[PDB]
Context: one part of a larger RNA, bound to proteins that are not shown
RNA sequence: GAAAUCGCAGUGAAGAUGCUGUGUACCCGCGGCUAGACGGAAAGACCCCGUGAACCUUUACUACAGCUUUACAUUGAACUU
RNA sequence: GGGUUCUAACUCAGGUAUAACAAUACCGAGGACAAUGUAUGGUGGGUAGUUUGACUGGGGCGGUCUCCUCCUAAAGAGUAACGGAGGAGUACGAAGGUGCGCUCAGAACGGUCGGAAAUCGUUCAUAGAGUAUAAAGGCAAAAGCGCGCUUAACUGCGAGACCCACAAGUCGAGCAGGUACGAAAGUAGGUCUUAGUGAUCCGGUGGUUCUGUAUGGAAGGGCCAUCGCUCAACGGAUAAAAGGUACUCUGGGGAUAACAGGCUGAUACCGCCCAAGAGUUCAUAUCGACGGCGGUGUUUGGCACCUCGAUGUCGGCUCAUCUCAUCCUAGGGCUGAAGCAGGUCCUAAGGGUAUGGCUGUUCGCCAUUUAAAGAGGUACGCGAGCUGGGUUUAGAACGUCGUGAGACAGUUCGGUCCCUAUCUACCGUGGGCGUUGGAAAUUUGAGAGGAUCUGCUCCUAGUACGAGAGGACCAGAGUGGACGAACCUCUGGUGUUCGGGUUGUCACGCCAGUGGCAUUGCCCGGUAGCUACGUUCGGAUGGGAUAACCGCUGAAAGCAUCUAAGCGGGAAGCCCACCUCAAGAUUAGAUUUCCCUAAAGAGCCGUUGAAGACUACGACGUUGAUAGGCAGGGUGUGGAAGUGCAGCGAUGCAUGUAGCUAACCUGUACUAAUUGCUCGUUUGGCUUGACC
Numbered sequence: 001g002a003a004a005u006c007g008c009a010g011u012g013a014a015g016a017u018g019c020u021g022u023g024u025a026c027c028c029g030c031g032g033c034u035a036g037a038c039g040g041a042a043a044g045a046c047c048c049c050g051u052g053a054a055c056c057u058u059u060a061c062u063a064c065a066g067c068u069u070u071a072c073a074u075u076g077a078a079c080u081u
Numbered sequence: 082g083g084g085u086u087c088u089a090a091c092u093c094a095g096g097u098a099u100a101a102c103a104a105u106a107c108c109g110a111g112g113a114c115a116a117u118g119u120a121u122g123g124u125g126g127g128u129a130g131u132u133u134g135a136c137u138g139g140g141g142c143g144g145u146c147u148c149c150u151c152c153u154a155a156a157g158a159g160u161a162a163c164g165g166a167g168g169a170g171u172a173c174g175a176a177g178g179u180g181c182g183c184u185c186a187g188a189a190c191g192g193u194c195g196g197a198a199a200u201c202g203u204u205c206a207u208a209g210a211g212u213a214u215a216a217a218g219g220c221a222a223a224a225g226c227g228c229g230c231u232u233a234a235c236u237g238c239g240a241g242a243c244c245c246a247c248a249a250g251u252c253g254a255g256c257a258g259g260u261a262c263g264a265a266a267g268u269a270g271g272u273c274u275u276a277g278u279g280a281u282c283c284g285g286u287g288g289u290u291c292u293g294u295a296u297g298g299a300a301g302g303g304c305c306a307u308c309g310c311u312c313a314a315c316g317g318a319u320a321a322a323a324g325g326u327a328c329u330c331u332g333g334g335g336a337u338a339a340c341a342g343g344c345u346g347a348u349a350c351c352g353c354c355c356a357a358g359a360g361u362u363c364a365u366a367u368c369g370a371c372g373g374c375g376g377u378g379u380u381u382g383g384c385a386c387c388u389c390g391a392u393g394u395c396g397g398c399u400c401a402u403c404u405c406a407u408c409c410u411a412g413g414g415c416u417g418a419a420g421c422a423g424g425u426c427c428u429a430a431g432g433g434u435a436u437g438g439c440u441g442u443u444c445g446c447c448a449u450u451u452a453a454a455g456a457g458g459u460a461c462g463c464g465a466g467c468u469g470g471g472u473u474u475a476g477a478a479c480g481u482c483g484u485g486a487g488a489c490a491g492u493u494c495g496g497u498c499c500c501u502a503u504c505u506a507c508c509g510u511g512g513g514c515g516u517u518g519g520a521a522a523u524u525u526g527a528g529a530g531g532a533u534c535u536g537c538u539c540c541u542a543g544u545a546c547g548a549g550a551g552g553a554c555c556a557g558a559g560u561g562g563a564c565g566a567a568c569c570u571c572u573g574g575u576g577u578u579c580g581g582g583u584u585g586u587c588a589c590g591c592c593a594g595u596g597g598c599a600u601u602g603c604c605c606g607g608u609a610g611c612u613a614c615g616u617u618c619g620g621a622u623g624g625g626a627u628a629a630c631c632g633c634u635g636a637a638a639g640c641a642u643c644u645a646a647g648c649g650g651g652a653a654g655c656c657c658a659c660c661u662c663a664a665g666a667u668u669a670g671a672u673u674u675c676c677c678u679a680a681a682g683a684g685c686c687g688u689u690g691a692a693g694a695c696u697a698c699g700a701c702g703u704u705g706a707u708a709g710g711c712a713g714g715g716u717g718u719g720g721a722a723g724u725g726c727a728g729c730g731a732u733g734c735a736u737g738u739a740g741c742u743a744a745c746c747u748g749u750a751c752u753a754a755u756u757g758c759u760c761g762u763u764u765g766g767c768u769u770g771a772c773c
Base pairs, nucleotide, nucleotide: 003017006023007022008021009020010019026513027512028511029510030509031508032507035505036504037503039500040499047334048333049332052330053329054326055325056324057323060131061130062129063128064127066124067123068122070120071119072118073117074116076087077086078085079084080083091111092110093109095108096107097106098105134146135145136144143163147169148168149167150166151165152164170315171213172272173271177231178230179229180228181227182226183225185209187205188204189203190202191201211220212219214277216275217274218273235258236257237256238255241252242251243250247316260269261268262267283309284308285307286306287305288304289303291302292301341388342386343384344383345382347381349377350376351375352374353373354372358368359367394471395470396468397467398466400462401459402458403457404456405455408433409432410431411428412427413426414425415424416423435449436448437447438446439445476494477493478492479491480489481488482487514665518676519675520674521673523671524670528662529661530660531659534562535561536560537559538558539557546551564619565618566617567616568615572613573612574611575610579606580605581604582603583602584599585598586597587596588595589594623657624656625655630650631649632648633647677765682760683759684758685757686702687701688700689699690698707753708752709751710749711748712747713746714745717741718740723736724735725734726733727732
Other pairs, nucleotide, nucleotide, family: 002018cWW005504cWS011016tWH014342cSS014343cSS015342tHS030694tWS033506cWW034035cHS034502tWS037465tWH038387tHS038460tWS042391tWS044046tHS046338cWW047139tSS048337cWS050331cWW051318tWH057485cSS058060cWH060322cSS061126tHH065125tHS069121cWW075113tSS075115tHH076089tWS076113tHS088112tWS088113tWH089113tWS090112tHS091115tWS099104cWS125127cHS131322tWS132323cWH133324cWH136163cWH149215tWS150216cSS153162tHS154161tHH155160tWW168276tWS170278tWS170313tHS172176tWS175232tWW175234tHH184223tWH185210cSS186206tHS192200cWW196198cHS196199cHH208210cHS210223tWW219224tWS220223cSS233259cWH233269cSS236270cWH237270cWH239254tHS240253tHS244249tWS256270tWH263265tHS263266tHS279312tHS279317tSS280312tWH281310tWH290292cWH290293cWH293299tHS293300tHS319321tHS324486tWS326328cHS335339cWH338389tWH340392cWW346347cHS346348tHS346378tWS346381cHS348378cWW348380cWW355371cWW356369tSS356370tHS357369tHS359364cHS360366tHS363417tWW364369cWS366424tSS378380cHS385386cHS392460tWS393498tWW395441tSS399463cWW405430tHS407409cHS407429tWS408430tWH409452cSS412629tSS419546cSS419550tWW420545cWS420551tSS428628cSS429653cWS432534tSS433453tWS434455cWH440444tHS450454tWH451453tHS452534tWS452535cHS463466cHS469498tHS475496tHS483485tHS510696tWS515669tWS519681tSS522672cWH525664tWH526663tSS526666tHS527663tHS540556cWW541555cWS543544cHS543552tWS544553tWH545552tHS547549tHS547550tHS563620cWW569612tHS569613tWH571615cWS576608tHS576609tHS580718tSS580740tWS607743tWS608744cWH613614tSS613615tHS626654cWW627652tWH628651tHS629651tHS634644tWH634646tWS635645tHS636642tWH637638cWW637641tWH638640tHS644646cWH665667cHS676680cSS679761tWS681761tHS687754cSS692697tWS701754tWS705750tWS705754tHS706751tWH707750tHH716742cWW719739tHS720737tSS721739tHS722737tHH728730tHS728731tHS750753cWH
C1' cells in the first nucleotide's frame, strides 16, 4: 500500500490478524466500549552526530565605533632663563 | 632648551542693530589654547566576524594521541581492544677509529685498624657480572675492561636488497679521493642493536657562476650546505582563538543514550547438598558457620538487537487478568506437639485477603481493626479510560559553583493532558440464510458461564488435658460481617402535568378570584414509578474420583514392607450436584398438534406495555377493555369558590374534612384500534434395509 482483517503457545529485525503448530469460528448490521492494530497528529524538542545555525557572555582571538595621547597643519608676535 | 605677556588667526550654544533663524558689523569675552584633518600610542564585549579537536561499549568528566621493548600474536611477516607491563623526546671529541693488552659476579680461607662487606694474597667460578640509558635479543675473535696514537662522527657515491599506499625509513659489499691506526694482511662512512623525533611554507646564515626585465652591474631569485617547531591533537587546517543556552533553531541517527521489550544472569531472590555448631543433653523440633550445586527472571547490573519521518515518565483513581514460591480458611507428617496456642515442612489457587494520619510518593513508620490484611507477572497491567501531586520547558528566588552568560539526581512558589472508533477484541441487541415440505408451540442437553468467603455466641463442657494458669478435638443450635441477586409490603430518598403557603411584578375591565415570569421564584408536604441506607433470599455439608498423608493383606527380599497383584480411608482443590444461557451441537436433536390448486401461519398496519436506544419481546384490533376518556373508589394536600356571621381592620368562624387530586385500583365501547394488503402452496429428491 492493498485486504477474504480470529485466539493461544511458539517463531521471527528480538512483543504477529497475516509465519508454524493448534484451538475456535454460519453471512451481515445497530447501540456501546477502548484492551491491541508498537492506533491518528507533529521528518523526537530528550540524547548523540554534523569541521550546522542563531543569540548571549568573557581577563578566547582578531578587528572596529567611541574616548584619550603626542607630532604635523589651520598657527602668529614679543620679553625672559 | 621652559614660562610670562600680546592680538591679529580661530571660538562664543554673550550684548546692540539687522522683522525671525542664520549670516554680517561693532562691542565684550576667551586666544595661539580650544576645535578640526592626517599620522600615532593607549583604552575599548559598546559593536562585529569567528574559533573553542578527536578517540570513547551513548556523550560529558577522567585518560589517551608520536617513538622504543615484552606479551596478547595462534613456531615466517603482519595483526585489535579505554588489553597486561615498562621506557623515550637524551648522552659522548671520547663513551668514536685503530693497534695492543685484559677478564667478571660471587663464596670460602689467611691477614693492622677493618666489620657482613673497603684494600691485599690463595682456591673454585661460561658469566650467576658488565654492556651510558627501559626491555628483548645478543656479546669470548668478547659488543665487556684498560693503554698509546688518533679524527672514517670523512667527501663523491653506491651493485643489490629489506620494509613500504605515498611521503618516508633500514642494511649494504664495491669504486675514486684524502687520512687514522697497525710491522702488515687489514680495520674504520660514529657508538652491541632496536627509542632520543617533526613534512612543506616562510625567514636567516656559509658558499656557488646558474640567472640577472634595454645594456654593464646590482637587487631579487636558483643550486649546494646549514639554522629557527612540546607544529606533543606529534602526516603538522590559521601567523593569530574561550565559553553559555531551560530562549533556542535546522539537517540527520534507533549507526548512539534515557522508558519499556529482547539476550545474559555476574548480582539478587528462592531452593537443594555437606554438617562445625547453637539448641541445658541432642547436628538435622527449630536455626544452619565454612564451603558446594541449581531454579527463577525477580533486584542491582552488562549488551545496544527493536522503536528517535514520536513505543508518553512515577504515583493515585477506575477496571482487571494470571502465577504459586500460600497471608486466611481446608487436609496432613514431624515437633523441644499436655491443653490452648504455635513452629516447620507437604498438599492445596475455590473463594477471601481493611480503614485511616504523614508524605507526590510506590514504599515505609504509626493508629485502629481483621480469619487474613500474601509474594509476584501482566509495556515496573491500565492517560485514543480519568487525574496531574512529583519528575522534566519557558517566570522568579535562596544556598552553592562560575569574572560571566549560566549551572545544580539541591530546594522553593507557578505553570494548556487533543482525537466523533475503521479493523481486531469485548459487552449487549437485531436482520439473513440453513437445519431434506411448511407452520404453532413445548422441550432434551453436547456444552458455556455464574456462584464457591468467613467471624462470633451457646451447648457438648469448665468435660478431656493440666501442678495450676488455663482449656479443647470431634458433634449440634443460633446470630452476624463482607459479597451477590431479586424486590418495593415496611422504613426512607426523589417525585419540574398532585395539593397548599408565600415575596416582587405584569395581566385577565374592575373588586373578588385566578394566570404569566422571577432556578419548579421561594417554601411546606406528597401519588405512582424508580430507588438503598429498606425488605427477602443465596453460597449446598451431598455424590464420585483423587492430592499430600495414613493404611489392610502381601511377595520380590523365609523377615520387614501402603504396592509389585489385589482391597481401603482421605481436602474449601477436580467432575457432578445449585442458578442462568444453550441444537449455527452445519452431529443443526426430540415430542404434540395444524396445513397444503397461495392453505396452516407469519408479517405489514393500528391501539399499546413495570418490554424497549432502533429492534426484539408481550397484549389487543369490534366475536374488543389495547390505549385515552368516562364512572366509582383509593391516595395526597388540608379546609376551594360563593355566600353568611364576628370584627374598624388585618383576619377568624360556618356552610363542609371542603375543593382539587399525575402515573394507582375496579369497571365501562364514548373515541381510536377497517376480517385490508403482502409473504408463505399444491404431499416434499435418490439408494438401501425392515415391514407392508

About this RNA:
An RNA structure (23S rRNA, nucleotides 2004 to 2868) from Psychrobacter urativorans, in which 773 nucleotides are resolved. Method: cryo-electron microscopy, resolution 2.74 angstrom. The entry became public in 2024. The entry is indexed under Ribosome, Hibernation factor, Dormancy, Balon. It holds a match to the Rfam family "Bacterial large subunit ribosomal RNA". The family has 102 seed sequences and 51,934 matches in Rfam 15.1. The work is reported in "A new family of bacterial ribosome hibernation factors" (Helena-Bueno et al., Nature, 2024). The organism belongs to Psychrobacter, within Bacteria.